[PDB]
Context: one part of a larger RNA, bound to proteins that are not shown
RNA sequence: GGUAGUAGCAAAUAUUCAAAUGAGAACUUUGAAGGCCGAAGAGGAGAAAGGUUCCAUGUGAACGGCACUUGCACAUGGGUAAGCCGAUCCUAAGGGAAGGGGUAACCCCGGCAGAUAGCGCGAUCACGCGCAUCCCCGAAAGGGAAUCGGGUUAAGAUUUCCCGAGCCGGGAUGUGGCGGUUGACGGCGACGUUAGGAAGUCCGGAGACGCCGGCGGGGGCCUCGGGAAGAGUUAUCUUUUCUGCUUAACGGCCUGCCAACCCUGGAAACGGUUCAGCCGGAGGUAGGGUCCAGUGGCCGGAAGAGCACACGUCGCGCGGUGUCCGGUGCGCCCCCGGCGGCCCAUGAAAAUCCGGAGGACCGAGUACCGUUCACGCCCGGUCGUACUCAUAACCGCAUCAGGUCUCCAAGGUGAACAGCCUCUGGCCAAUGGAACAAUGUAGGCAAGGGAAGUCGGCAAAACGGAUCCGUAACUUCGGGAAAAGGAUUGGCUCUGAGGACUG
RNA sequence: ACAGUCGACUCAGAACUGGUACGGACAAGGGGAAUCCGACUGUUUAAUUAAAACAAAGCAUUGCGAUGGUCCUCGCGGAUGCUGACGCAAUGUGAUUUCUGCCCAGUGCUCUGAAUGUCAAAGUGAAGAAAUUCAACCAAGCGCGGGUAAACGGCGGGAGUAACUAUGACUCUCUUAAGGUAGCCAAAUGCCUCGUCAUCUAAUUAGUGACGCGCAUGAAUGAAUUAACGAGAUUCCCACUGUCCCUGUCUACUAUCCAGCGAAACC
Numbered sequence: 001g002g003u004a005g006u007a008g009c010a011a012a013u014a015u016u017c018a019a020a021u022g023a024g025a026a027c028u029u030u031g032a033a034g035g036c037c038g039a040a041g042a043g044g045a046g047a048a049a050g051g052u053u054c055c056a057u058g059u060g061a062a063c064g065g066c067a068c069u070u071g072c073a074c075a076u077g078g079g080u081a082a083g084c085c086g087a088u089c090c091u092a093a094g095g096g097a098a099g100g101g102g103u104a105a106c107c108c109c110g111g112c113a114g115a116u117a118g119c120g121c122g123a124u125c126a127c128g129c130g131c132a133u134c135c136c137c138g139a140a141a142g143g144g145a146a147u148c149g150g151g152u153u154a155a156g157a158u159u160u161c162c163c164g165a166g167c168c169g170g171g172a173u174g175u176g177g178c179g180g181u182u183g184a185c186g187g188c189g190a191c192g193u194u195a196g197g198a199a200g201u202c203c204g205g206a207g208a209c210g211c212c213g214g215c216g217g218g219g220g221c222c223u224c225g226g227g228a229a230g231a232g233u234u235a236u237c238u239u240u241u242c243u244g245c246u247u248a249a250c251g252g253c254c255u256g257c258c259a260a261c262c263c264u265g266g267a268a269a270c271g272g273u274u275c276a277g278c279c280g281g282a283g284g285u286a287g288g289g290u291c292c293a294g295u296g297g298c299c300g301g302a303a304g305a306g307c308a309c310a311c312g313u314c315g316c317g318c319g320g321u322g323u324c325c326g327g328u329g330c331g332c333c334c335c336c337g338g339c340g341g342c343c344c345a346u347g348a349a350a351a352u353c354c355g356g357a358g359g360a361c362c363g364a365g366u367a368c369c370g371u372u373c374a375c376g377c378c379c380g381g382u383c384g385u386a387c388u389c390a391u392a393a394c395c396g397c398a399u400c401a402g403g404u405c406u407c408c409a410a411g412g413u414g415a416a417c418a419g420c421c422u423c424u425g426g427c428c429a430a431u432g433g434a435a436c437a438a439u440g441u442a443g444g445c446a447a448g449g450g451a452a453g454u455c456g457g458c459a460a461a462a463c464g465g466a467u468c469c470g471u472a473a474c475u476u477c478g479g480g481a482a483a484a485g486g487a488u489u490g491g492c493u494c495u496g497a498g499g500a501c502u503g
Numbered sequence: 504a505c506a507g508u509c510g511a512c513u514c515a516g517a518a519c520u521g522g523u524a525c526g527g528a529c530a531a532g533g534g535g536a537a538u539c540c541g542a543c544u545g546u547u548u549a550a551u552u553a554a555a556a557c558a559a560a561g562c563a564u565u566g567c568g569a570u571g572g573u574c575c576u577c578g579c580g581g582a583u584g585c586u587g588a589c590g591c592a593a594u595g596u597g598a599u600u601u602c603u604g605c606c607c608a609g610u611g612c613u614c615u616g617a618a619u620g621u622c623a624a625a626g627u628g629a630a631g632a633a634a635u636u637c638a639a640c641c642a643a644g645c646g647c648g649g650g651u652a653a654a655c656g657g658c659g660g661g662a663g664u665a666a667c668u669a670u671g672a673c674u675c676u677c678u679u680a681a682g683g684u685a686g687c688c689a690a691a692u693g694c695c696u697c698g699u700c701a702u703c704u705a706a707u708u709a710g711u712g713a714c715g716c717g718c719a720u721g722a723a724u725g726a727a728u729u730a731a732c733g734a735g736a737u738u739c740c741c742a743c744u745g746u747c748c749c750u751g752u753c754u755a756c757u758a759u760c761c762a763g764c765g766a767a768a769c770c
Base pairs, nucleotide, nucleotide: 001770002769008764009763015033016032017031018030019029020028034428035427036426037425043408044407045406046405049388050387054078055077056076057075058074059073063071083167084166085384086383087382089143090142094137095136096135099112100109101108102107119130120129121128122127147165148164149163150162151161168380169379170378171377174375175374176373177371178370179369180368183362184193185192186191197361201357202356203355204354205353206352210342211341212340213339215337216336217335218334219333220332221331222329224326225325226324227245229243230242231241232240246305250300251299252298253297254296255294260290261289262288263287264286270280271279272278306323307322308321309320343347394403395402410422411421412420413419431762432761433760434759440756441755442754443753444752445751446750448748449747452746457743465489466488467487468486469485474479476598490520491519493517494516495515496514497513498512499509500508501507502506503505521525533741534740535739536738537737538736539735540733541732545557546556561596562595563594564593565592566591567590572583573582574581575580600727601726602725604658605657606656609655610654611651612650613649614648616647620645621644627638628637629636630635659677660676661675662674663673686720687717698714699713700712701711702710
Other pairs, nucleotide, nucleotide, family: 003768tWS004767tHH005006cHS005765tHS006766tWH007765tHS010756cSS011391tWW014034tWS021025tWH022024tHS022069cWS026431tWS026432cHS027066tWW037042cSS038422tHS038424tHS039423tWH041043tHH041424tWW048389tHS048390tWW052080tWW053386cWH055154cSS062073cWS064070cWS072392tHS078155tWS079080cWH082385tWH083146tSS086140cSS088144tHS090350cSS091139tWH091349cSS093138tHS097110tWS098110tHH098114cWW102578cSS103105tHS108578tWS111112cSS111113tWS111114cWH112113cSS117134tHS123126tHS139142tHS142348cWS143350tWS143351tWS145168cSS148248cSS152157tWH153155tHS165249tWS172376cWW173376cWS177195tWS180363tSS182183cHS187189tHS187190tHS189262cSS190289tSS198359tSS198360tHS199359tHS200358tHS207351tHS208350tHH209349tWH214338cWW228244cWW233238cWS247302tWS247303tWH248302tHH249301tHS256292tHS256293tHS257292tWH259291tWW265285tHS266283tWS266284tHS267280tWS267281tWS267283tHS273277tWS274276tHS276339tWS303304cSS310319cWW311318cWW312317cWH314315cSS343345cHS364367cSS387393tWS388393tSS390404tWH396400tWS414416tHS414418tHS419529cSS438758tHS439757cWW446745tWS447749cWW450744tHS450746tHS451457tHS451458cWH451459cWW451744tWH453746cSS454456tHS461743cSS463532tHS464526tWS470484tHS471483tHS472481tHH473480tHS475478tWS476478cHS476729cHS492518cWW524527cHS525527cSS542731tWS543559tHS547554tWH560597tHS562653tWS568587tWS569586tWW569587tWS571584tWW576578tHS576579tHS596723cSS598729tHS599728cWW602722tWS603723cWH606680cSS607654tWH616617cWS622643tHS626639cWW631634tHS657681tSS664672tHS665670tWH671672cHS671673tHS678682tWS679681tHS683684cHS683721tWS684722tWH685721tHS685726tWS689696cWH693695tWS703709tWW704706tHS722725cSS745749cWS
């Protein structure tokens, strides 16, 4: 080359009307309508992996398996801001490793124990003490110094930028305060007060831990009724339906859950108590206290913020009104408390921080020795930070119905994160037009018969929820069992039962 | 034992009502009688096998007291072992129930060493001029002698015989290490074989129950059972149905026709 303008472009419900733009519009944009995902999402954000795909402006070809004014393409520019988020620190399983042992050498051995590497601490004005299971690496999900709310961009920040308000670590230093019965007071006590000597040495705690069950508490959400604001419906109704009515870290004060604990006292006629347990002369009931948690209440922050209305004015103008009141729970998400169960299973370490035992050694009161208090002063280095996270940014030779770890999760029906419909948010991206032959593929229905079909009831059909009744053989006595076999089930109008608090 | 106020939720019951509809869509077991295998839950051949295979609890055997057993390493050394017999290591079988018969001659494993079997290097004696040769000796091993089957494994023939017949409780004999025991069966194990009898059917090479001269069953190669369980294999029964008599019809997407785009196999 022929094949051949042929096979083919058919999963994920879906588009339509006007207008703008433009040479050119089924495919771009705005508005309207109709639909879908239906929140274990086709929504909002991340870890890995990618590496500029992010954003603006423009664009001839190519590419985006039709097309395009278009784009995750092409070209030119722009964009990633940290004492508080991470890394960084610590160790896990484990890895590397000096002296030594082996080895022809590359290399292989870490407990084998060697003046093991490093010595550490008090000191300096020098010396003293002690040296024990010992170096490094190894987690952007383990452990862990410290931040919140409001704004801001074409593209950065929820907490890196701006506004306001805090906090942590280190370094210094001053004012005030506090103590000397040398090293504070109070309480019977549990313990309280934001001050209250301390060297080697020693000791304890937190960090720090499984799964399961139920019960209780807080926050967020959902849900009910009332009040003010705006909107929707309004021929009829409807005091109606929709939307919102907010308050962060941090600082004080209160409160004090369920546990735990203290004091008085002395329990049988036993009592107190849970949904369950359980508790009491090793001290119950009682009466009265302490402490603990808090994502609880008040105030400060803070209304000056944000939001919603209604106004009025040229240019991040300005002014006004408001930002309430109860109630409810076998509800949902997160977290917590405290019990119970399970194990021939008992469910990390270290960094770091806190507390204690002891008491060597230390000073004034014309004043010096202090001090974990309050306030005040300075400083806070390096690297990452854009974007996607997937039916197009990762891997599968692709913009491939595949594969790839997480967090958030509304209304109705209902047992239900089932299926089905809806709101927030997101889409209508899967080449279009015409027609409706055979054969397909996916999905239905079929008189009479009912497995005769077939290797074979393959495929399909029948059954199916819940309440009441009833349930054989056999059995390892636990089962079989939802055996089998029956009846009931809407709407409307009523009736009864089951509660809380208050006096 | 009252009065007041409040209160979200459940369950019982009745009358009325309808074109007998009502878990109105959605969601959502078909059921029964049996046989075989595996007890169960668990796991498995990524991309043709999900099982009756593997595992398992239970049962049993074996080695080892540390100067040890099992194992790794070129060597040094290391794992079990942060352990020590209620432990570590190596195997078989596969819950529970009932039961695990005979054989140690073979193969293997193991125990024992009197010594005058055999069995190396080294060492020893002799001959020779020496090389060398020769002899005696020579450890383990093997041989000799024990044990051991929940070690590998194995577990027979031939004749006669009861007063009808058939059959053979009985007898004779060759032989073996022992001669297949309890059980089980035309079984996932039986050639013949579509065995024979019964049952299920109208009719059954299928199924189940029996029978057992078992080509070629059988006891941790585990034998026989067995409730519960199973996307395991098989038979029947009720329900159900387009599986079928025997096809017809409907919906969507294709195919079809158009614009655009546009391969490959093969030759």

Shown are 770 nucleotides from a PDB entry: RNA (60S ribosomal RNA, nucleotides 1446 to 2353) from Triticum aestivum. Among the 74 different proteins in the entry, which are not shown, are 60S ribosomal protein uL16, 60S ribosomal protein uL4 and 60S ribosomal protein eL32. The depositors describe the entry as "Wheat 80S ribosome stalled on AUG-Stop boron dependently". Tanaka et al. published it in Nat.Chem.Biol. in 2024: "Boric acid intercepts 80S ribosome migration from AUG-stop by stabilizing eRF1". Rfam match: Eukaryotic large subunit ribosomal RNA. Keywords: ribosome, TRANSLATION. Method: cryo-EM, resolution 2.9 angstroms. The entry became public in 2024.